About this RNA
Solved structure of RNA (srRNA4) from Trypanosoma cruzi, 91 nucleotides shown. Keywords: Trypanosoma cruzi, ribosomal subunit, assmebly, multiply fragmented rRNAs, 2.5 angstrom cryo-EM structure, RIBOSOME. Method: electron microscopy, resolution 2.54 angstroms. The entry became public in 2016. Primary citation: Liu et al., Proc.Natl.Acad.Sci.USA (2016), "Structure and assembly model for the Trypanosoma cruzi 60S ribosomal subunit". NCBI's taxonomy places the organism under Eukaryota, Metakinetoplastina, Trypanosomatida, Trypanosoma, Schizotrypanum. The PDB entry is titled "Structure and assembly model for the Trypanosoma cruzi 60S ribosomal subunit". Among the 38 different proteins in the entry, which are not shown, are 60S ribosomal protein L28, Ribosomal protein L19-like protein and 60S ribosomal protein L6. The sample was in a buffer at pH 7.2.
[PDB]
Context: bound to proteins that are not shown
RNA sequence: CACGUCCCUCUCCAAACGAGAGAACAUGCAUGGGCUGGCAUGAGCG
RNA sequence: CGUGGGGCCCCGAGGCGCUGAACCUUGAGGCCUCAUGCUGGGACU
Numbered sequence: 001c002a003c004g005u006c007c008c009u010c011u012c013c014a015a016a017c018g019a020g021a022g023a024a025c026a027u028g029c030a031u032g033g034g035c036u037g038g039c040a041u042g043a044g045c046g
Numbered sequence: 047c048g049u050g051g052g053g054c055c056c057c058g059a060g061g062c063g064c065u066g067a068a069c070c071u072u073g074a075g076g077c078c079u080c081a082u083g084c085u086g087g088g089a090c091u
Base pairs, nucleotide, nucleotide: 004090005089006088007087008086009023010022011021012020028084029083030082031081032080033078034077035076037070038069044064045063046062047060050057051056052055053054
């Protein structure tokens, strides 16, 4: 220095820690919505 | 609607109505692309 691997970072079918599986600008993450469920009829006024 | 109570209203647990509502629903990590938001460095050979 190439190819690349690894770390950091993110995810989890992994996981005591290492390891693993994955991601690598990706609806990835984040909220929000819709849904599926849960509970069981809020506050507030009448 | 209501045990009664206080002087037509007030006080009244509970009840009714709006109200399968309110909230919660992925987070050791439910679903949907549905919508918006945010977006490489190091180590090694």